Entry title: Large subunit of Toxoplasma gondii ribosome. Solved structure of RNA (25S RNA, nucleotides 4 to 426; 5.8S RNA, nucleotides 1 to 158) from Toxoplasma gondii, 571 nucleotides shown. Among the 41 different proteins in the entry, which are not shown, are Ribosomal protein uL22, Ribosomal protein eL14 and Ribosomal protein eL36. Taxonomically the source falls in Toxoplasma (Eukaryota, Sar, Alveolata, Coccidia). Li et al. published it in Cell Res. in 2017: "Cryo-EM structures of the 80S ribosomes from human parasites Trichomonas vaginalis and Toxoplasma gondii". Rfam match: Eukaryotic large subunit ribosomal RNA. A reference for the family is Yusupov et al. (2001), "Crystal structure of the ribosome at 5.5 A resolution", Science.

[PDB]
Context: one part of a larger RNA, bound to proteins that are not shown
RNA sequence: AGACCUGAAAUCAGGCGAGGUUACCCGCUGAACUUAAGCAUAUUAUUAAGCGGAGGAGAAGAAAAUAACUAUGAUUCCCUUAGUAACGGCGAGUGAACCGGGAUCAGCUCAAAGUGGAAAUCAACUGCU
RNA sequence: CUGUUGACUUGUAGCCUCGAGAGGCGUUACCAGUGGAAGCGCAGGGUUAAGUUUCUUGGGAAAGAACAUCAUAGAGGGUGAGAAUCCCGUCCUUCCCCUGCGUUUUUUGUUCCACGUACGGUACGCUUUUAUAGAGUCGCGUUCAUCGGGAUUUGAGCGCAAAAUGUGUGGUAGGUUUCACAUAAAGCUAAGUACUGGCGCGAGACCGAUAGCAAACAAGUACCGUGAGGGAAAGAUGAAAAGUUCUUUGGAAAGAGAGUUAAAAGUGCCUGAAAUUGCUGAAAA
RNA sequence: AAAUUUUCAGCAAUGGAUGUCUUGGCUCGCGCAACGAUGAAGGACGCAGCGAACUGCGAAACGCAAUGUGAAUUGCAGAAUUCAGUGAAUCAUCAGAUUUCUGAACGCAAAUGGCACCUUGGGG
RNA sequence: UAUUCUCCUUGGUACGUCUGUUUCAGUGUCUUU
Numbered sequence: 001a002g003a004c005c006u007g008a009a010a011u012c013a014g015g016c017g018a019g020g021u022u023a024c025c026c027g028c029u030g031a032a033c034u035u036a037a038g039c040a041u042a043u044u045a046u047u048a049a050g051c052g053g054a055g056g057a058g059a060a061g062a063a064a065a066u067a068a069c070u071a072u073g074a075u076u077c078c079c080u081u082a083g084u085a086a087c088g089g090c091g092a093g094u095g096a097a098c099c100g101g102g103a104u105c106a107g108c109u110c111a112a113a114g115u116g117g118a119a120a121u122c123a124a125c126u127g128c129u
Numbered sequence: 130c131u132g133u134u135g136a137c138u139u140g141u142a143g144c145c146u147c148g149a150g151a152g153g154c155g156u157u158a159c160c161a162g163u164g165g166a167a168g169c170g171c172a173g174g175g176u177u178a179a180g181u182u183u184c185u186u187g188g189g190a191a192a193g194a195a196c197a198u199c200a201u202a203g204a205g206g207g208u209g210a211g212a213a214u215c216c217c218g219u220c221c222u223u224c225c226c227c228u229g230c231g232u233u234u235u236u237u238g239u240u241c242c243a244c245g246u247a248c249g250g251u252a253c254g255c256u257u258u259u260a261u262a263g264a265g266u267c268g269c270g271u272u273c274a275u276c277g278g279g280a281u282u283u284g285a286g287c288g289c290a291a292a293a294u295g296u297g298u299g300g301u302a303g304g305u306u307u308c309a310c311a312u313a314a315a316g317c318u319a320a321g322u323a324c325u326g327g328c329g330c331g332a333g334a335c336c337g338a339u340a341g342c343a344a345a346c347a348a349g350u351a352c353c354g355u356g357a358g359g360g361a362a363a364g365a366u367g368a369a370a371a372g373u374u375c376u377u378u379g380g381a382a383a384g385a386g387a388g389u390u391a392a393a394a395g396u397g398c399c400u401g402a403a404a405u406u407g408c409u410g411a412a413a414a
Numbered sequence: 415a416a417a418u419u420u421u422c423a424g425c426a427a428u429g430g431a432u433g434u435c436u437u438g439g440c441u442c443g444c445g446c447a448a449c450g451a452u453g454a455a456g457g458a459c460g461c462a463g464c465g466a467a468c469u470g471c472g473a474a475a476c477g478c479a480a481u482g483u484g485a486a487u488u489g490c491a492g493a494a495u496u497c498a499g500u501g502a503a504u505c506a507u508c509a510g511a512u513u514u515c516u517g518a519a520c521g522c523a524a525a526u527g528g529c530a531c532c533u534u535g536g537g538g
Numbered sequence: 539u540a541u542u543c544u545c546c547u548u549g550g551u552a553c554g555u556c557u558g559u560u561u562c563a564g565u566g567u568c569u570u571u
Base pairs, nucleotide, nucleotide: 001569002568003567004566005564006563007562008561009560010559012558013557014556015555016554017553019449024055025053026052027051028050035042039089065072066071076103077102078101079100086094087093107317108316109315110263120141121136122135123134124133125132153255154254158251159250162244163243164242165241166240167233168232169231170230171229172228173227174226175225180196181212182195183194184193185192197214198213199203205217206216207215268289269288270287271286272285273284274283295312296311297310298309299308327446328445329444330443331442332441333440335439336438352359353358364435365434372398375386376385377384378383399433405427406426407425408424409423410422411421412420413419414418456516457515458514459472460471461470463490464489478510481506482505483503521529522528530551531550532549535546536545538543
Other pairs, nucleotide, nucleotide, family: 018451tWH018552cWW019454tSS022024cHS023056cWW023324cSS024323cSS025058tSS029049tWS030048tHS031047tWH032045tHH033044tHS034043cWW036091cSS041091tWW042092tWS046275tWS055057cSS056323tWS057322tWH060075cSS061074cSS062106tWS062107tHS062318tWH063073tHS064267cWS064296tWS064311cSS065310tHS067069cWS067309tWS068299cWS074320tWW075320tWW075321tWW080099tHS081098tWS082097tHH083084cHS083095tWS084096tWH085095tHS088091tHS088092tHS096277tHS103321cSS104320cSS104321cSS106318tWS106319tWH111146tWH111262cWS112145tHS112147tWH113114cSS114151tHS116140cWW119137tWS119140tHS126131cWW149261cWW150260tHS157252cWW160249cWW176224cWW177222tWW178199cSS178202tWS179213tWS186190tWH187189tHS187210cWS188209tSS189209tSS204218tHS208212tWH210211cSS212215tHS238239cHS264292tHH265266cHS265290tWS266291tWH267290tHS275282cWW276278tHS292295cSS301302cHS326447cWW328448tWS336340cSS337436tHS338345tWS338364tHS338436tWH340345tWH341438tSS341439tSS343348tWS344348tSS347467tSS348362tHH349350cHS349360tWS350361tWH351360tHS354356tHS354357tHS363397cWS366370tWH366394cSS367369tHS367371tHS369390tWS370393tWW371389cSS371394tWW372395tSS372396tWS379381tHS379382tHS388395tWW389393tWH390392tHS400432cWW401430tWS401431tHS402430tHS403429tHS404428tHS450518tWS451520cWH453517tWS453518tHS453519tWS453520tWW454519tHH455517tHS460475tWS469476cWW474477cSS474511tWS477511cWW477512cWS479508tWS480507cWW484501tSS484502tHS485496tWS485501tHS486502tSS494496tHS533548cWW534547cWW
């Protein structure tokens, strides 16, 4: 002296975030009154209050699934299973799922390789249609 | 749709996502659209039937009687009392007519005829096949919470910490041998479903002013609390103000005559109960 | 026998029940998706010819422009022109404007129109 | 009397964060004039 790498500054150019609402929705956090004719596990309740975040809906979603059948086939919701299996000082109390019948129906794309006869790509600013 | 800077090889396009994929071979068939007519949706406007006919009551006819009328309209409301025909509406009407947006191309799943095409790209048939699938993650040991999930349903902390004919699950801990089902540790996705708020409609075997929201009214108002907060009471004259001029007494407020009205119904005025109060009459002590 | 007390009725008073109303509540159903640094919700102070509040509005202040309807508003006043109209209205609609001081609130602050700096255009 | 003065007047100057720009700092890794 010049290539990068890292870190700053600016009232630089152009953008994005913050706060409000509560009926429904997503995530955390988290009681006690009460029941058990007492009470401590249990129950109330994975509720109220608290702290965050949304949308016209939200979340969920195309099986590391159910099954053990002549098998089914994302997700959600309804009816049913069922006050059943199971949990519980097996006391008080708690308590789903599969199959079945319906509403509705919709599937998909990145990483993992291969342009290497040749970054074919993307943004910003300017310029004709 | 050119040019000039940058991002980018510590990886941006194309291709691929297990339902296979990729080369190999071979054929057939598909894939970009422009036109016009109609029509749908949204917003703001506009137009639609038939008695005020006679008599009685009354302040007033919208009531009663008699005689007509319309009805795809006899919902509802208004007007001096029960109004299909006086008036706004209602039916016709998710109509029709203006004015402006959006739309079929971009349809909360496809409408009608008319006329188009292959540079590319994508299917399908036969056969060959291993380029091959997500790590402080799975899993396990413990601790705490949670679950109907019980020698652990799901989660979390800490410690340990994988594998490739692998891994995970098969509702009792454990090992040996089989079988079945899925392909985790990356991601997107409408519908049916929820809706005491916002915005705009339609109903009711609901309440009728101590009810119904706390609030039918200048109600989250008056007012109380340093403050967080607390939080009322209060609807009705008449069809029409025609809301009582005028004379008279009085300082004035009011009273008395007279007047308005169907009536004072006389301004916290519809009706005007009881408790309570005054007078008058009637008894009793 | 008065007076007083009590009782029953009539009239008057006091009081606001009962009855009849009802632009309000309540509940169910059905649709729609739209706040905010382009300054929101909420707050403060103002604005009318004659207003305290409540609604409305922001120095363009119970409003202005546009469009539609087509003659009012009203307690009084005034304006009357605005009347075969380029136009009355506390009208409807609303696509164009205004939108003080605040507030997430944003130059620092704050029981203060307090205390700065930069900048445009003009004045001594 | 003024470039530094006072006055009226127009509009600005908060925080976080992205892409780009300009100006920098570092015996970060390197060549080297």